Shown are 1476 nucleotides from a PDB entry: RNA (18S rRNA) from Caenorhabditis elegans. The entry is indexed under ribosome, endogenous purified 80S ribosome. The entry has 73 different proteins, among them Large ribosomal subunit protein uL18, Large ribosomal subunit protein eL39 and Small ribosomal subunit protein eS21. Released in 2024, the model rests on cryo-EM data to a resolution of 2.59 A. Rfam match: Eukaryotic small subunit ribosomal RNA. The reconstruction used 145,659 particles. Lineage of the source: Eukaryota > Opisthokonta > Bilateria > Protostomia > Caenorhabditis.
Context: bound to proteins that are not shown
RNA sequence: UACCUGAUUGAUUCUGUCAGCGCGAUAUGCUCAAGUAAAAGAUUAAGCCAUGCAUGC
RNA sequence: GAUUCAU
RNA sequence: UGAAAUUGCGUACGGCUCAUUAGAGCAGAUAUCACCUUAUCCGGG
RNA sequence: AUGGAUAACUGCGGAAAUACUGGAGCUAAUACAUGC
RNA sequence: ACCCCA
RNA sequence: GCGGGGUGCAAUUAUUAG
RNA sequence: UGUUGACUCUGAAUAAAGCAGUUUACUGUCAG
RNA sequence: CUGACUCUAUCCGGAAAGGGUGUCUGCCCUUUCAACUAGAUGGUAGUUUAUUGGACUACCAUGGUUGUUACGGGUAACGGAGAAUAAGGGUUCGACUCCGGAGAGGGAGCCUUAGAAACGGCUACCACGUCCAAGGAAGGCAGCAGGCGCGAAACUUAUCCACUGUUG
RNA sequence: UAUGAGAUAGUGACUAAAAAUAU
RNA sequence: AGUUGAAUACAAAUGAUUCUUCG
RNA sequence: AGGAGAGGGCAAGUCUGGUGCCAGCAGCCGCGGUAAUUCCAGCUCUCCUAGUGUAUCUCGUUAUUGCUGCGGUUAAAAAGCUCGUAGUUGGAUCUAGG
RNA sequence: UUUACCUUGAAUAAAUCAGAGUGCUCAAUACAAGCGCUUGCUUGAAUAG
RNA sequence: CAUCAUGGAAUAAUGAAA
RNA sequence: UUAAUGGUUAAGAGGGACAAACCGGGGGCAUUCGUAUCAUUACGCGAGAGGUGAAAUUCGUGGACCGUAGUGAGACGCCCAACAGCGAAAGCAUUUGCCAAGAAUGUCUUCAUUAAUCAAGAACGAAAGUCAGAGGUUCGAAGGCGAUUAGAUACCGCCCUAGUUCUGACCGUAAACGAUGCCAUCUCGCGAUUCGGAGGGU
RNA sequence: GCCCUGCCGAGGAGC
RNA sequence: AUCCGGAAACGAAAGUCUUUCGGUUCCGGGGGUAGUAUGGUUGCAAAGCUGAAACUUAAAGAAAUUGACGGAAGGGCACCACAAGGCGUGGAGCUUGCGGCUUAAUUUGACUCAACACGGGAAAACUCACCCGGUCCGGACACCAU
RNA sequence: GACUGACAGAUUGAAAGCUCUUUCUCGAUUUGGUGGUUGGUGGUGCAUGGCCGUUCUUAGUUGGUGGAGUGAUUUGUCUGGUUUAUUCCGAUAACGAGCGAGACUCUAGCCU
RNA sequence: CUAAAUAGUUGGCGAAUCUUCGGGUUCGU
RNA sequence: UAACUUCUUAGAGGGAUAAGCGGUGUUUAGCCGCACGAGAUUGAGCGAUAACAGGUCUGUGAUGCCCUUAGAUGUCCGGGGCUGCACGCGUGCUACACUGGUGGAGUCAGCGGGU
RNA sequence: CCUAUGCCGAAAGGUAUCGGUAAACCGUUGAAAUUCUUCCAUGUCCGGGAUAGGGUAUUGUAAUUAUUGCCCUUAAACGAGGAAUGCCUAGUAAGUGUGAGUCAUCAGCUCACGUUGAUUACGUCCCUGCCCUUUGUACACACCGCCCGUCGCUAUCCGGGACUGAACUGAUUCGAGAAGAGUGGGGACUGU
RNA sequence: GCGGAAACCAUUUUUAUCGCAUUGGUUUGAACCGGGUAAAAGUCGUAACAAGGUAGCUGUAGGUGAACCUGCAGCUGGAUCAUCG
Repeated sequence: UACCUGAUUGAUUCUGUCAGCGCGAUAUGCUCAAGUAAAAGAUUAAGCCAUGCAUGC
Repeated sequence: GAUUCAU
Repeated sequence: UGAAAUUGCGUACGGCUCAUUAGAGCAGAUAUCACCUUAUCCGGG
Repeated sequence: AUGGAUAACUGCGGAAAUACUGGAGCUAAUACAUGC
Repeated sequence: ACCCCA
Repeated sequence: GCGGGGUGCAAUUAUUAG
Repeated sequence: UGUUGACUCUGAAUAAAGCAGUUUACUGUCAG
Repeated sequence: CUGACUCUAUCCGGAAAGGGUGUCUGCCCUUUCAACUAGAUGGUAGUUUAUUGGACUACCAUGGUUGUUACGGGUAACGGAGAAUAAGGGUUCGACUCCGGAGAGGGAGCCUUAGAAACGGCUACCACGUCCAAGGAAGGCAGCAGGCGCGAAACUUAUCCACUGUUG
Repeated sequence: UAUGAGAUAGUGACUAAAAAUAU
Repeated sequence: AGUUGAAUACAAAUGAUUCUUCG
Repeated sequence: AGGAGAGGGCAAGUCUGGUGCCAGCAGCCGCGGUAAUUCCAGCUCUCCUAGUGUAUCUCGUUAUUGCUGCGGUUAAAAAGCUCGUAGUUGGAUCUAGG
Repeated sequence: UUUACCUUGAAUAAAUCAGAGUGCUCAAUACAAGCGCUUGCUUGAAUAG
Repeated sequence: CAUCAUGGAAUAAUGAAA
Repeated sequence: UUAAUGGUUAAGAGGGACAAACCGGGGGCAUUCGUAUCAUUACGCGAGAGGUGAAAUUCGUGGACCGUAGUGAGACGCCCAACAGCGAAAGCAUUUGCCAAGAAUGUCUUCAUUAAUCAAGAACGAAAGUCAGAGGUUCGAAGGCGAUUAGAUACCGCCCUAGUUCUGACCGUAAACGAUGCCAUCUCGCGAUUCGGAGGGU
Repeated sequence: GCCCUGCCGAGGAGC
Repeated sequence: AUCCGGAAACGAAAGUCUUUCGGUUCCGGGGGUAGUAUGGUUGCAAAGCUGAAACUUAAAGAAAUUGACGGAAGGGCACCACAAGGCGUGGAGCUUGCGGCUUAAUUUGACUCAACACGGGAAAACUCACCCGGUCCGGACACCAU
Repeated sequence: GACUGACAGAUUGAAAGCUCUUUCUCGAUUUGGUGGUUGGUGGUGCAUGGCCGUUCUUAGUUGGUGGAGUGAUUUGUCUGGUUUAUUCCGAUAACGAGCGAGACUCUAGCCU
Repeated sequence: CUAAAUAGUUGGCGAAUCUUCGGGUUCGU
Repeated sequence: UAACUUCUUAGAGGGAUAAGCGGUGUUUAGCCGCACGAGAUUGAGCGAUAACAGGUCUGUGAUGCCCUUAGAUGUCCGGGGCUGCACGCGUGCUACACUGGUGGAGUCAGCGGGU
Repeated sequence: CCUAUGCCGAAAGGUAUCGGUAAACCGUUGAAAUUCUUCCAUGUCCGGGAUAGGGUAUUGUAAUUAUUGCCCUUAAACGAGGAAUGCCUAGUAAGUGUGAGUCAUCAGCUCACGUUGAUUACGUCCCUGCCCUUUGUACACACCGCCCGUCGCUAUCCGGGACUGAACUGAUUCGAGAAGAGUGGGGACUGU
Repeated sequence: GCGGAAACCAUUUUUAUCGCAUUGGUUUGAACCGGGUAAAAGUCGUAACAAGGUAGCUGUAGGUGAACCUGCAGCUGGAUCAUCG
C1' cells in the first nucleotide's frame, strides 16, 4: 500500500473456478498479573411468568 | 396546592 | 406536627420491544384561506 | 361573604375471599349548588 | 357611543 | 326628540359598508 | 380597519333567538 | 379609612409548544404475477367530523392505474440519522442509546380528558393461567431485578434520589 | 417529597485505549 | 503481584489515587 | 505463558522410536504401503503475544456482475432470418470579426 | 420564449465520520483547562459535510 | 437527493410568419 | 403605414420517380423437351443371369440376362457447372409464355430527417414427422431373408412397408455455421473475377 | 464480340 | 502483401481497447444434476417455447509443443522377417533344465523375444545355501569379579 | 588356583573328555556379567556400487553463437540424389563443432 | 628383404634292398 | 659333412582404390559391366546420448538398513537331499535303414594341451 | 602332468620306466566321416540298442540310489512324425570327428579346430519387426493406452403416485352473535 | 303537577367470537413406479478417441439386451484448402 499466491499438463500458454490472504459481526476451544472505559435475552418463543418494586404529590 | 375537633 | 378522607393535579410524559407494515412508514421541501388544544407568556376580560 | 350532604370519625353489620361495601348520627370546602 | 319604540 | 329598552366576549343564520 | 401573493380572514354595523361556555363568595396575610 | 402581596379560579384575542390531515420528490426482490379496479374514478345535494374528503348516504356519469412495470406474490422488512468494508466507482447491513411510526397475549368497543381508541384505565369475546368454604373473585413484566422454556447465543429476585430531569 | 426514568455498585477475554514475568 | 494498618472517595459503600508492616 | 504453527502457498527441522495406505493429518495441492521433514509420540525451533485459534456470515481480494470496467470464431455465451410497437440513439446549418 | 446542464447563495436536530487546541501521566478518550495570589483575570468547547 | 433564487447561454431538446 | 415582407442547404443519410439489345439457377402459374429407371409388346438367341472379398438368398428352358424397334408410368433435369450468379434466410439449374417484385449502375429528377437497432408482437423458415386427397418409377426407415461373426437385432447382398412426388393444411426445429448480430466510419499492397458506367481501339 | 485505360462504383474472393 | 490484435490456431477484421468510452439488440458467469422436475403456454400427435432445486464435483475445458501409437500415407531396410530352398524340431527311446506332485529336505535365482545343457549349476563326501543329530568359539578390546 | 586337557567305565552314529562316573594334569591365556565387536550362500537387486543383458547392430545423438516463438519448444539435424551408414554430393536461417558410423586393432589370403 | 644344430630341402658321402639294368625305395651323416 | 631358403616359423614391407576402359548420373555423390589381378564387400573386437524398478546382496575384506550372534541363521563333524514320479514344457543325443549295417584292407588334419 | 617303448592280459586294464618342463619328448599328433572289398536284402532283421540279469577293471576314505568303462545275455518304442515352429547365403548349411573348460572319476553340455562339402536367392515389404518424413489423436503408466452404456450389489438426494390422504396457517361469502355507544320507550327511588 | 333519574324492553351502529363453505400458502405419510450421484479391484459386450477398423457429429423418425443401428437432409469440428478442358 490502486498487490496477489497454490492447484487441470510429460512440459507450455490460456479460460475458469476452488483454496489461500486482510478487516468486521456472532458463537465457541485453550489460556489469562493486577487496573481504566465499556456492549450485554435483538436474532429463536411480540413465548409463559412465582416473587418484589416501577405514580404519586 | 384548597378542606385538619386524629395523636 | 400533621394521620385519614374529599377536592385539585398528574398518571396521554418518561421506560420497553420491533410483531404488523412495501403510495404503510420514513427523509427533504412544503400547505393547513380545511383544523383542535391543559401546563407557560403577552394583551383584553 | 349565600344551604345541605358526605366522608374520616362513633356504632350496628354481611361475605371464605378482593384496594367489596349498606344502612344510622354528625361533620368540613378552590368538592356540590346559587351568583356578588 | 350606537340600534328599536317614542 | 320628553322618555322607555338592547348592545360584553363567544356564537347560528341572513344582510350592509369597506 | 387592517393585512396576505390571494381571503367567505380579522375589525365596524343591522334583525332575531337559545346556548348549557366565561367576565375571582379561594388560602396565609402584612404596612399605614 | 388608605394600600400592597402571595395564591386559586376563569373566558376572549394572539403567541408559543404539540397534534390531525394535504402536496411534490426518493426509498427491497419477483412475470413460474400482464393486465388490474366496481365505492371503484368523478359530479350534485346532504350527513359525520375539529376540519377537507366517497369518510358515508341518495341520484347521476363511466370512469381510474398500467411495459416509464399497474395488479398480485415474497421478505428470516419498522424507516431514517447511520454501521462494516473500503484507491476511485461501489457491496452489504441498519432489532439496538437520537428522530418518526407502531404495540402492550389476540381482536373489538368505550369512560375520563386539553390530550387515549390508554391497557402499571374499564367492558365483552378467544387462548392460557391464579384463589375458592364451589356460592363467587380475579390476571396481563415487549418497565427494573429475577424464574421456566427456546435455543450456538446474552448479567444481581443489590443501594439510592447523593448526580442527571420531570411542575418537586 | 416520589420517581427500577436517572445515578451507584455486582457477573462480564463483546470491544477500545494503556500495560507484569526480570535487572 | 499481594499483605497490615493508616490517610481519600461515596447517599452509604467497593474498587481506583497516596504512605506504612511484611513479602 | 499461553495460543496456534515448523512440505508449498507461508516464517520456521529431510534429529530419534512405533504403524506399514492402519491409526491419523490435511481449508487446497497433498503426506502415511516396514528407511514418514506433513501422523502417533520424544527432542528441537517460527508467528503472535495475555492473547491466540475454530465455525457461520459481510466487505476486499473480484475487471469472477464489469457505469467507470468483463466476455460471446474454437474455452460458457450472436436469436435461423426478416418486419415491427414501446425503449434507446440520431447528419450539417443562424453575430463571426476588426 | 421555454426547458435540460454548470457556477454561487438561501432553508438544511443532534450523536457518528473528516477536522484545531488541551501531558485526563500517554492514548482510546473527555472537552477540558491555564495564570496569579486570598476580595481575580482570561478562556476554549471550532471548521465541512 | 428534491425545493428556491443568481449568473452563464457552449452543448442537447423545444417555439415562432406558409 | 411601413419593410429586402416571411420557407437554411439538399448528407459519399433515407425514401420515391425515370432509364435501360438492362442483370440475375430470385418467386409464382401453365407449358415443351431430354435420355435414364422400371414395367411391358414384337422379334432373335440359346443357358445362364444377378450379386460378393468369396458366396448365398433371388431370377431363368413357361426361355431369363442380352440385342433392335416401340408403348406406358412416375421421378429427375447429367455434361455446360465455376473460390460463378440471385435471394432476408431456408434455398434456386431442361424450353417457352404470362404475372408481380428487386439489386447494382446512370441521374444538374422529386420529398426534406421521413433515420439505426429493436421488449411485446408478426411473416417466412431444410430434412424428418402429422392430417386429408391424388399418385405410386426409383430408392428406401420399420419388417423378412442370405451372408460374415463367438454372437451380428450391424456393416455387405436380395425382396420390400411407411416415406420419398403433387395438392391443401399442421410442426417450427438443424453443425438453420462464417460455430463470428445489425447500422455508420478509419487503417495496404498486388493482380485476377461478376454486373453497370466513362474514354479509346479493332 | 474481343483488347486497352496502375479508369469509376457495387459485389464475391485470393495472396 | 499484411499495420496492429490474439492464449494460440489464426483475423484486412477477430485491427484502430488499461491510450478502455460511435449507436443499438440478444446472450454467458467452474463442471454436472439438466434443457431434467414442476408450473404456464402452443400443438391432432411427435414435441416446441419458458425453466429450477436438493445433491454432487476439483477440475471439466481451449490452442499449441515433444514423444508414443494407428487395421493412415511416402521412402528404405533385416534368414533373431519373409520368397526359393536345405537341415530340422514338434511324433519314438533316452540325456539334461523348468513346473507340478511327493518329501524330513527334495535349498535357491531367473518366466515372451531379453527364464528354462543358464547361474560357466557334468552336486556320491566337500561344493551346500536344504533336512535329521552332534561338536568348537574361531565372543577382539574395555570395565567389574571369583 | 581363574581356568585348559585327557586313561578307564557309562554314554554317543562315533576312539566325542559332548556329557555323567574318577581324580589327575598346564597354571592367568581363560571363565561370568556389562558395553562393544565379529561372522552370516540370512532378508531387501523395489535402498545401492560394479558388471552384464536389453531397448537397438539399427544410424542415431548433443552443445556454443545466431534466427523463429510469450512459452513448452524449434532450426541447425534438410527438397532432391546417393550410401550398410546423419555416408557423401548438393540446396540451405543458419555458422561452426563433438560423439556415434567410418577410420581403428586382431584375423584370412598372395608375394619380396 | 631378414634370418634359422630345437625347421627343412638340394646335394656329396657310406650303408642295404629290389630292378624290366635305366632306374626305383630305404636308412646314417 | 657343404649350398640354399621355395616348403616350415616369424619379423619388416609391398599389394586394392573405385585407380584404368565403356555406359549411366546434375560438368557431382556414386552406380552397373568389363579389364588387371590372390583378392573388385574374410570373419571378429571395440562401440554414442537417453533408459529398464531387466539380472546379480548366492563372486567378492563392494555395501546401507533390517534379522541373528552361541539351546548360532557363525564354523565344523556324521548321515540324507539337491537325481525323489500319475503328469506338462524347453535345449539336445540316438535312430527309423541298402545314399545302409556288419568283418576286413588303405589313408589324410587343425586349434591347441602337458610335472 | 603328457606319457613313448618293452612285457602281461580276450578286454578293461596291469607292470619297468625313456623323453619332456617343450618348433627339442608325448608327436611325422597314423581322428572320424570318407575310399575298396566280404556277408547280409526289405525282413522290425546282421536297422535301433532303451530296459534288465550275471561277472569284472579303474578313480576315490566311501561307488548302495547302479561314478565310469570292459565281457556274455535280454533284447523295447521307433515304418519319415499332426496343429505348429527354429537356424541358415559359401568353404556357408548339413554330415564328421578332434582339442580345451568343467575334471580324483564322470560329457549326450559349452567354447574352439579342422576334414567332406552342397540345393536355393542375389529379391520384396505380403507376414514379423526396425529406421526416416508427413499426417490424426480424447493417448503421456504413452494401444498391454483411454473409454461408453444396460444389468447386479451398497449408500444417499429428488420426482410421480391411488388414497375426495394428513397437519398448520391467512383471507373471503353466509348464519349466529357477546359487549359498548346512539335513538325510542320505561320509571324503582327521591326533590319541588 | 313539574323535575331528575337506576333496573329493564325495543331498535340502529361498531363489532369481537363461534360454525359450516370456498380459496391461497407451507409442511408431510404412502404400496408401487422412476431419475441423479458416489463407492480400489462385479456380469455383457466395443459405441467413441488412429480412416478406432462402417469417418465423426446436428436435426428428425423407427428399431434393438446395452452401448447403439438404419433411413432422409445437413456440417467439417475430415481422412480433401488442388487434379489441369